Solved structure of RNA (VS Ribozyme), 22 nucleotides shown. Primary citation: Flinders and Dieckmann, J.Mol.Biol. (2004), "The solution structure of the VS ribozyme active site loop reveals a dynamic 'hot-spot". Method: solution-state NMR. The entry became public in 2004. Entry title: Solution Structure of the Active Site Stem-Loop of the VS Ribozyme.
[PDB]
RNA sequence: GGUGACGCCGUAAGGCGCAGCC
Numbered sequence: 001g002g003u004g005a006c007g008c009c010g011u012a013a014g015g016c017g018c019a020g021c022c
Base pairs, nucleotide, nucleotide: 001022002021003020006017007016008015009014
Other pairs, nucleotide, nucleotide, family: 004019tHS005018cWW010013tHS
């Protein structure tokens, strides 16, 4: 810089803070 789990909020998409593939 892209994809995405844990920890809080989401009828639940997602909003976040930080790993793994480099």